[PDB]
Context: bound to proteins that are not shown
RNA sequence: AUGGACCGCCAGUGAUAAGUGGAAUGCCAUGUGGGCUGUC
RNA sequence: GAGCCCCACGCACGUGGGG
DNA sequence: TCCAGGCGACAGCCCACATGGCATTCCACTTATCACTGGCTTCGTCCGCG
DNA sequence: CGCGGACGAAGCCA
DNA sequence: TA
DNA sequence: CCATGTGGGCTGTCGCCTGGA
Numbered sequence: 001a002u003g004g005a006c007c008g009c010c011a012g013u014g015a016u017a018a019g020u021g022g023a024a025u026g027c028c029a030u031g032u033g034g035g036c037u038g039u040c
Numbered sequence: 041g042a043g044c045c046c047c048a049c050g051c052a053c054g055u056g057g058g059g
Numbered sequence: 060t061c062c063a064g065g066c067g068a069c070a071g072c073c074c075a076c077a078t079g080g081c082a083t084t085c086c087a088c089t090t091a092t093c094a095c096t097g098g099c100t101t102c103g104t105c106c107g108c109g
Numbered sequence: 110c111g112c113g114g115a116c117g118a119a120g121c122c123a
Numbered sequence: 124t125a
Numbered sequence: 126c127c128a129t130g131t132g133g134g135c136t137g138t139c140g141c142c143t144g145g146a
Stems, first nucleotide, its partner, number of pairs: 009098001015092001017090001021086003025082001027080005033074005039068001044059001046057001048055002060146007099120011
Other pairs, nucleotide, nucleotide, family: 010097cWS012095cWW013094cWH016091cWW018089cWW019088cWW024083cWW041042cWS047056cWW065142cWW
C1' cells in the first nucleotide's frame, strides 16, 4: 500500500430430417523463309 | 607455339617414362 | 598483393491480314423447438437430528 | 430430552 | 383537441 | 419519416586468370 487490499457468472445441450441444371451447336475460309559461305 | 614438376637417353636440334 | 585487362575468326535485311458472327424459358419449399439459479433485511419457530 | 438447520414472516411495484 |  | 468515407517496411552479389603495379 490508491472508494482500494481478498476476489472464478457458472455448472447442460444433434440444427435437424428432401432434392438432375436440363435440353442445341464446323471456327472458319489464304499463304516460299528466303537468297551467301574450305575448319585449316 | 609459354604447358607446372621429376627422371632417363641424347648428335645440346630434341625423344620417351611417372605425376 | 591487389587492380585491371582479356578472353581466333561467329552476317547483314525485311516483311507480319483482311471480317463476321456471340441464343432463348423456367423453376426458388415446408415446420417444430427457444429453460433456470441467485447474490434483501432478523428473528422465531418448525421439522428433523442426536 | 436437547437441539440443528432451514425457512418464512413483509416491505416492496410505477 | 384545434 | 432520412446516415457515414480507410489503409504503407524488407533484403542481399561476383568470372577467373595473368600481368603489372
Description
This is an experimental structure of RNA (crRNA) from Thermobifida fusca, together with DNA, with 146 nucleotides shown. Entry title: CRISPR RNA-guided surveillance complex, pre-nicking. Taxonomically the source falls in Thermobifida (Bacteria, Bacillati, Actinomycetes, Nocardiopsidaceae). The entry also models fe(III) ions. Released in 2018, the model rests on cryo-electron microscopy data to a resolution of 3.66 A.